Record summary:
Shown are 22 nucleotides from a PDB entry: RNA. The depositors describe the entry as "Enterovirus 71 Polymerase Elongation Complex (C1S1/2 Form)". Method: X-ray diffraction, resolution 2.45 A. The entry became public in 2016. Primary citation: Shu and Gong, Proc.Natl.Acad.Sci.USA (2016), "Structural basis of viral RNA-dependent RNA polymerase catalysis and translocation". Crystallisation conditions: 0.085M MES pH 6.5, 25.5%(w/v) PEG 5000 monomethyl ether, 15%(v/v) Glycerol. It was solved together with Genome polyprotein.
Context: bound to proteins that are not shown
Order: sequence, then C1' cells, then structure tokens
RNA sequence: GGUCUCUCUCGU
RNA sequence: ACGAGAGAGA
Repeated sequence: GGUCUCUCUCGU
Repeated sequence: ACGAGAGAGA
C1' cells in the first nucleotide's frame, strides 16, 4: 500500500 | 439498518 463494483461472513 | 471483516473482478 488507490479507485470502484459485486458477493459472502461476523457483529450491533 | 448501521457497523466490521474477507474474497473476487476491472
């Protein structure tokens, strides 16, 4: 140690 | 719904 999207998991 | 985390894609 970026920008984003999608999906899942776990909380409250 | 709000929080946290992950994986993948571009």